[PDB]
RNA sequence: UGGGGUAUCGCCAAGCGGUAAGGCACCGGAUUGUGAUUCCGGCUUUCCGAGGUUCGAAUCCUCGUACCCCAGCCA
Numbered sequence: 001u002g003g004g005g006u007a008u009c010g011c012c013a014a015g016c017g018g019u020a021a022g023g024c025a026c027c028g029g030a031u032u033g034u035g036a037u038u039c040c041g042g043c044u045u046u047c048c049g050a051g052g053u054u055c056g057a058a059u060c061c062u063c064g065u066a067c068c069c070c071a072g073c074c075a
Base pairs, nucleotide, nucleotide: 001071002070003069004068012023026042027041028040049063050062
C1' cells in the first nucleotide's frame, strides 16, 4: 500500500435463508484410603454492530471496528 482471515457461551473454537452443535471450564451428584481417569445433569446467547435484502438472518449484500496473515514499497 493492495487483498485476504477472523473475532460467537467464560477458554479455544464449530457454523446450511427457517435451529445456536460440541470439548473444555466451573458447579451438584454416584464411586474414591486417597487419587487422576471415570459417570450423569446442567453451566452460557444484541453470535462486533450500524443500514438495507427477506415473511423472517448467527448464518448475505454495504458500511464502521478490533486484531490476525499474506505482499508490498520506504523519498